[PDB]
Shown are 615 nucleotides from a PDB entry: RNA (16S ribosomal RNA, nucleotides 870 to 1484) from Spinacia oleracea.
Rfam match: Bacterial small subunit ribosomal RNA.
The reconstruction used 140,583 particles.
The 2017 paper behind the entry is "The complete structure of the chloroplast 70S ribosome in complex with translation factor pY".
The structure was determined by electron microscopy at 3.4 angstroms resolution and released in 2017.
It comes from the structure "Structure of the 70S chloroplast ribosome".
Context: one part of a larger RNA, bound to proteins that are not shown
RNA sequence: UGACGGGGGCCCGCACAAGCGGUGGAGCAUGUGGUUUAAUUCGAUGCAAAGCGAAGAACCUUACCAGGGCUUGACAUGCCGCGAAUCCUCUUGAAAGAGAGGGGUGCCUUCGGGAACGCGGACACAGGUGGUGCAUGGCUGUCGUCAGCUCGUGCCGUAAGGUGUUGGGUUAAGUCCCGCAACGAGCGCAACCCUCGUGUUUAGUUGCCAACGUUGAGUUUGGAACCCUGAACAGACUGCCGGUGAUAAGCCGGAGGAAGGUGAGGAUGACGUCAAGUCAUCAUGCCCCUUAUGCCCUGGGCGACACACGUGCUACAAUGGCCGGGACAAAGGGUCGCGAUCCCGCGAGGGUGAGCUAACCCCAAAAACCCGUCCUCAGUUCGGAUUGCAGGCUGCAACUCGCCUGCAUGAAGCCGGAAUCGCUAGUAAUCGCCGGUCAGCCAUACGGCGGUGAAUUCGUUCCCGGGCCUUGUACACACCGCCCGUCACACUAUGGGAGCUGGCCAUGCCCGAAGUCGUUACCUUAACCGCAAGGAGGGGGAUGCCGAAGGCAGGGCUAGUGACUGGAGUGAAGUCGUAACAAGGUAGCCGUACUGGAAGGUGCGGCUGGAUCAC
Numbered sequence: 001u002g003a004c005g006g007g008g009g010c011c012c013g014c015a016c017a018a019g020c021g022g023u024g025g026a027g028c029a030u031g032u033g034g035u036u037u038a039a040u041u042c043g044a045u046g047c048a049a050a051g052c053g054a055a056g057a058a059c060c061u062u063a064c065c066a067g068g069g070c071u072u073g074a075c076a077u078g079c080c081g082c083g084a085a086u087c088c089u090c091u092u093g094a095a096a097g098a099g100a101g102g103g104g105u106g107c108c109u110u111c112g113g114g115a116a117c118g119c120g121g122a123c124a125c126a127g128g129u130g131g132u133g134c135a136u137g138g139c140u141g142u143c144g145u146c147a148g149c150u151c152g153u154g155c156c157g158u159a160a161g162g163u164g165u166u167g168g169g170u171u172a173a174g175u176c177c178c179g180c181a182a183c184g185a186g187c188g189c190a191a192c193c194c195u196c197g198u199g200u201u202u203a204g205u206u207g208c209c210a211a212c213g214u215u216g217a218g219u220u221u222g223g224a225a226c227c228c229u230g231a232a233c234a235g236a237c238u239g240c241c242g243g244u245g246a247u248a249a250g251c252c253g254g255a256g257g258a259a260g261g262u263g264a265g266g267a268u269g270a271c272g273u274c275a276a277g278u279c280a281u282c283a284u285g286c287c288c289c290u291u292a293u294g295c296c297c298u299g300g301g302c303g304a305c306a307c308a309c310g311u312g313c314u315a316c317a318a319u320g321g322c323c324g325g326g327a328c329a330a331a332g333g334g335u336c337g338c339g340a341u342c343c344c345g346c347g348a349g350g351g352u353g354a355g356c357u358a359a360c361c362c363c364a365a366a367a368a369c370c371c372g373u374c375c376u377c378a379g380u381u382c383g384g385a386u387u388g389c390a391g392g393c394u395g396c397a398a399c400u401c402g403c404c405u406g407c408a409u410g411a412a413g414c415c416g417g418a419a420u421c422g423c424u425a426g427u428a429a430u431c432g433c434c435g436g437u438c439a440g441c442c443a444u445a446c447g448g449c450g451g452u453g454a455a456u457u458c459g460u461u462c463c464c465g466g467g468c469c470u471u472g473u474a475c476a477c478a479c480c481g482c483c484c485g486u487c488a489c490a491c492u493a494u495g496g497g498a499g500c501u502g503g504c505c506a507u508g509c510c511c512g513a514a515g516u517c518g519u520u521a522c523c524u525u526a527a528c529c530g531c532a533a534g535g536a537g538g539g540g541g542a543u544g545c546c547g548a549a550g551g552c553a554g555g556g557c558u559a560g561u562g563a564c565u566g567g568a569g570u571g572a573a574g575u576c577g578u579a580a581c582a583a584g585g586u587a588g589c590c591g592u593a594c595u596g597g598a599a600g601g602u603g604c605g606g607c608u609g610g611a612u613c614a615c
Base pairs, nucleotide, nucleotide: 001476002475003473004472005471007470008469009468010467011466012465013464015460016459019423020422021421022420023419026314027313028312029311030310031309032308033307034305035304042053043052064300065299066298067297068296069295070294073125077124078123079121080120081119082118083117088101089100090099092098107114108113127289128288130287131286132285136283137282138278139277140276141274143272148187149186150185151184152183153182154163155162156161167178168177169176193266194265195264196263198234199233200232201231202230204228208223209222210221211220212218237260240254241253242252244250303442316416320375321374323372324371325370326369332363333362334361337356338355342351343350344349382413387408388407389406390405391404392403393402429452430451431450432449433448434447435446479584481581484577485576487574489571490570491569492568494566495565496564499561500560501559502558503557504556505555507553508552509551510550515546517544518543519542520541522540523539524538525537528535529534587608588607589606590605591604592603593602594601595600
Other pairs, nucleotide, nucleotide, family: 002478tSS003472tWW004582tWS007583cHS014018tWW015463cWS016462cWS017424tWH017458tHS018456cSS019455cSS024417tHS024418tHS025315cWW026412cSS029051tHS034306tHS036040tWW038065cSS039300tSS041054tWW041280tWW044049cSS055446tWS057061cWS058439tWH062301tWS062302cWW068095tWS071292tWH072122tWS072123tHS072124tWH073075cHS075126cWS076125tWS084105tHS086103cWS091098cWW109112tWS126290tHS126292tWW132279tHS133137cWH135279tWH135284tWS142273cWW144269tSS147188tWS148174cHS148270tSS151165tHH152164tHS154181tWS157160tHS164183cHS166179cWW169249tSS170175cWW171173tHS173189cSS197259cSS203229cWW204205cHS204207tWS204224tWS205359cWH207224cWW207227cWS209225cWS213217tHS214216tHS228359cWS235258tWS235259tWS236257tWS239255cWW239261cWH243251cWW245249tHS256260tWH257259tHS260261cWS279284tWS289293tSS290292cWS292294tWH312444cWS316379cWS317320cSS317380tWH318378tWH322373cWW328367tWH328368tWH329450cSS330449cSS331364tWW332434tSS334337cSS335357tHS339354tHS340353tHS341352cWW345347tHS348391tWS355361cSS356358cHS358361tWH366432cSS367431cSS368451tWS379380cHS383412tHS384410tWS384411tWS385410tHS386409cWW394398tWH394439cSS395397tHS398402tHS398440tWS402440tSS424456tWW425455tHH426427cHS426453tWS427454tWH428453tHS435445tWW436445cWW437443tWW438440tHS472582cSS474580tWS482580cWW483579tWS486575cWW493567cWW497563tHS498562tHS506554cWW514547tHS516545cWW530533tWS531533cHS576597tWS577598tWS578579cHS582585cWH596599tHS
C1' cells in the first nucleotide's frame, strides 16, 4: 500500500421486504453426469457449463467404430515421361476402386514441338478435428454499465509511499459546486449514434381518399385535402415562473408542451481480475505420426438405459373444455422459390397453375376476445402419454432414427415436501404470427413481431453482491489466510535411573628395597703410638630415623555403560479440538491458586501493548 473483520459511519442494486406468476411433484421434449458398448468423437463444470459450441447428427454432415480399398497421395509447388480432353457401352461388389471396346484429335506453328485436362515414375514435401489455451494471436465471457482507474509538473516523507482522488454539500455517476499544497490532463460517466413517441416543409405508386361496378377486378377517372412512406428540418435546455437553499450546484412544486428533469428502449463494457473459455471455427511456437495418428467408400455410432442433476412444453379443468357463426394486428420471408383459382381425397396431400424479382402478387387461418348451443364437478366433453392399424410427403434410401393424417387406445396427474427462481409498466401474466438453419426435420429450442393487460414498494433491521471514508491486523497464494498443544508412528541428541565397569588425585595407616645421616659391647685391619702384649683409628656385619614401588581402607573428581522412564527437535500428507492474530466471535496480556484428554477454563489482583463509544 492492499485484502480481510461474526469493528464502525455513509450509500446503492427485483438483494430482502410488499405483491404477481413459476421450478421442485406428473407426463413428455432436450442438455449433462453415470453405466453400457466395437464406437457411444472431442470440447464447455458454482454465480460466469448444462435447449451450450450445433442458425438444424437418416447417407452427407462426421472428427468415432468394424470392414472393403489407397500410399509424394483426395489437395500444393518444383521435375521428368506417356497421353487430346470430353465422351460411349460392357464385366464383379456394399461402394470406392479394380478389368475390355468405341471416338477424334480441339487450338497455334520455320515439322523444333506447345498450352490447358488424364495415367505413371522420382525425391523435397503434402495431409493431421493428433499433443500442449500454463508457449501464444484473434475473439469472447465475468466481476459490472459497477464508478472507478491513472498519469504530468509541484509540494510533504530518509524511504516504500502520500497528497491531487480527501473535507462540506449534491447527483444515476470521481455528476457537479464550494473549501483545501496542490494545479492540470487522460481513459471512464454524460454527450455526439440507431429505433419509438409531437409538429412543419417536400415527394405522391404498387400505398392512400372518394367514385363506377365486381369479387378477377380495372389501371378506369379525379383529389394530395386524411393516412402512410422517407428525406430535410424544428422541438426538451432546469429553458421560464414560484418556493427553497451559504450567492453555489442542485432539491419540492407550477405553467406551457405530444413529451420534463438520463422522456422510453438499444448499441456502447476503463485500468484490470479469474495463469477463466477456445490450438475442433481462423492463425500460430514447439513437440509427435507419416504403407499411418493421413486419405476413398458402404454399414453402424453420436439417438444405448438401473438411475442421478439442470433447462423447457403440456397439464390437473368451469376466469374452464367442445361446437357454430362474426371482428381487430405487426414484422417478416418468397424465381431450382412462395404458390391463388379450379378439380379428386374424411384427411394429410394429389392434379392444375394465375400473380409476383415484391408498399402491387403469395405464404395468410392471426389466436386470445365476443354473440349463441352443449357439459355445471366427475379421473369427466378434464388431461392427453403410451401403443396398434391404415396412410401422406421429402429424399437414391425414413428398421435402427424424419415429419405429418385418419380410426382406434386412453397412463400418470385434484396445484405439488424441504428449498428455490423471474419480474417495478406496456413490465409480469396470457394469446398466437414470422424468421434464420433447411431436400425433410427431432423447433416445445433460439432470434424477432404484434394482441389483451395487472397487483406491489411502509421500508433498509436481516440474507446476497457492490461502492466510498475510517479503525484493528502476527494476513500478502492475501480469511479458501495464519496458526496452538496433546495423542499415534519414525529418526536424532539428551535428563532421571536399581546399579555396573574404570581412571586420576590427596589423605590415613601397614610393609619396607637401595642409600645418605646416625648407633654398634659383634667380626676384621697395611701405612700412625708401641714397651710388640696391645692401643688409637679404619672397613665388614648388625641396628635406629627418613624412605619408592606394593598392601588395605574410607574419601573428592571424572570417564563409560544400564532394565525402564521424563521431556526437547525436525519429520507434506494421521487423530482430537480451535487457544492466538479482526471486539479472533467470552477483549488481550503478566503473577498466582484450583481443575480439565489437549490447546485451555474460572477465581483474585494488576496493566493497555484494548476495540466500540465518549472529545